Overview
Solved structure of RNA from Anoxybacillus pushchinoensis, 266 nucleotides shown. It was solved by electron microscopy to 3.14 angstroms. The PDB entry is titled "The Anoxybacillus pushchinoensis ORF-less Group IIC Intron HYER1 at symmetric pre-cleavage state". It holds a match to the Rfam family "Group II catalytic intron D1-D4-3". Rfam 15.1 lists 4,274 matches to the family in 1,585 species. On this family, see Bonen and Vogel, Trends Genet 2001: "The ins and outs of group II introns". Rfam's curators write: Group II introns are found in rRNA, tRNA and mRNA of organelles in fungi, plants and protists, and also in mRNA in bacteria.
[PDB]
Context: one part of a larger RNA
RNA sequence: GUGCGCUCGGCAUGGGUGCAAUCUCUAGGGUGAAAGUCCCGAACUGCGAAGGCAGAAGUAGCAGUUAGCUUAACGCAAGGGUGUCCGUGGUGACGCGGAAUCUGAAGGAAGCGGGCGGCAAACUUCCGGUCUGAGGAACACGAACUUCAUAUAAGGCUAGGUAUCAUUGGAUGAGUUUGCAAGACAAAACAAAGUCCUUUCUGCCGAAGGUGAUACAGAGUAAAUGAAGCAGAUAGAUGGAAGGAAAGAUUGUACUCUUACCCGAG
Numbered sequence: 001g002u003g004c005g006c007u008c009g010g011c012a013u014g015g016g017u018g019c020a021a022u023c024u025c026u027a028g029g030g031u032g033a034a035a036g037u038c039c040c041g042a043a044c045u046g047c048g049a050a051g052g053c054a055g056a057a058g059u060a061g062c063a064g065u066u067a068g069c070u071u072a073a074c075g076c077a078a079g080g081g082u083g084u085c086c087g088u089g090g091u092g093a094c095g096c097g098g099a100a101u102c103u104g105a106a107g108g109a110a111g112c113g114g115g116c117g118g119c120a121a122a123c124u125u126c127c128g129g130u131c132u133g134a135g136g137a138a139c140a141c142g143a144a145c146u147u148c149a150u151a152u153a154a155g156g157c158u159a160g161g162u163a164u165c166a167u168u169g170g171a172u173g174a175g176u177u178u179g180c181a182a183g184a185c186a187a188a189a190c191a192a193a194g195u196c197c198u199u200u201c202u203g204c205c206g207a208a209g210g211u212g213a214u215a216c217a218g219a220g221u222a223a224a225u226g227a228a229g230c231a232g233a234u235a236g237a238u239g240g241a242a243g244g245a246a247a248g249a250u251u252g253u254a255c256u257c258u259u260a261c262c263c264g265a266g
Stems, first nucleotide, its partner, number of pairs: 003261001004107001006266005011108001014257011028040003043065005051205007068119003074113003079103004085098005123243006129234005135141001145229005155180001156221003161216008169197004175190004
Other pairs, nucleotide, nucleotide, family: 005260cWS012014tHS012258tWH024121tHS026042tWH027041tHS031035tWH032034tHS032245cWS036246tWS048058tWS048060tHS049059tWH049169cSS051208tWS058059cHS060197cSS066121tWW067120tHS067248tSS071115tWS071116tHS073114tHS077109tWS078104tHS083099cWH110259cWH122244tHS128174tSS128192cSS136138tHS136140tHS138150tWH138224tWS142144tHS150224tWS151224tWS153224tHS154222tWH154225tWS156179cWS173192tHS174191tHS179220tSS179221cSS194240tSS
C1' cells in the first nucleotide's frame, strides 16, 4: 500500500435434535386392512416427431400444474468514501449539517421486495459424466497416489483437404468443446449411459445431404500440461435403468451449536 478487515462482550432471522398437529404427485377413481408409496386418469399449458431445406398444423410421445424450497435480471435501501462544493462551531488541529458524485461488496442492515429459472421422498444393485489423491516445465524439497510423455513446443483448438467406416426424426439429458493464462456466466455446436414414441397438409431440393469417430500430410494459434492405472467424492437434491406399503414438507414448541460488514464497549 488492494471500500471494511483489531480485541472483548451480546444476539439467531443460520445449522441440528425431540415432540405435537396438519399436508403430501392435475381434477378425480381404483387396489388393498392400511395409499405419501401401487394402478388408472380426463382436462389445461409448453415441447413435439422420423431422406433434406422452409412453411402449416398442434397427432403419437414427454414435462408441469404435489405437499413445499430456492432464486437472475430489476427496484428500494441502513451504511461507507470523495471533494479547488455550500453553510455552522472552533485560536487551531478538526467537529456538525447539507447538495452533488461513487458505492452498498464472495465472508451479519444475519438487508427488504421480485422470480426468468432451478429443485423437491427411505434404502439396495447396476450403467454414464465431472472432480479429488498439494505445490513445483510438473526435479529437488515436502505429511502430501503410481508409471510414462512434454517448450525450435507434447497436447488441445481454429480454416481447409484426403481415405476407411458408422449413424441419420423427435422428446428427455448431465457433460465437452467454441484457434489455448486458469475458473465461472450468456449463446451456439456436439453430446455419454440409457428410456419413450412410426401423425398428418403443402412447396420445391431430391442417388444425396448432415453429423460423429478413427487415421494421414500441412497451415495458424502458447502466461503448459497431457495419457494410462488404482482408489475415493458427487444434496448445483449430477444424468439414467430396475426393485422397493418407503418417507417427505410446513407450522408450533423445547433443547442445543456457531457466525468478518448487526448491537455495546475498549